[PDB]
């Protein structure tokens, strides 16, 4: 630098940091990603 493989948070609020909400690209239907792990 390539190739494959894995199903979600990277960033900012907020709860007991569980959830959620809201920001960024593409789209709102949602999915992804910014990660990890292999092989050349």
């Nucleotide at each position: 630098g390539g190739a494959c493989g894995u199903g979600g948070a990277c960033c900012g609020a907020c709860u007991u940091c569980g959830g959620u909400c809201g920001g960024a690209a593409g789209g709102a239907a949602a999915c992804u990603u910014a990660a990890c792990g292999u092989c050349c």

The RNA with a sequence from Dengue virus 1 has 40 modelled nucleotides. The PDB entry is titled "DENV1 SLA three-way junction RNA (DenvSLAsh)". Sun and Varani published it in Rna in 2022: "Structure of the dengue virus RNA promoter". Method: solution-state NMR. The entry became public in 2022. Keywords: flavivirus, 5' UTR, SLA, viral replication, NS5 promoter, RNA, Structural Genomics, Seattle Structural Genomics Center for Infectious Disease, SSGCID.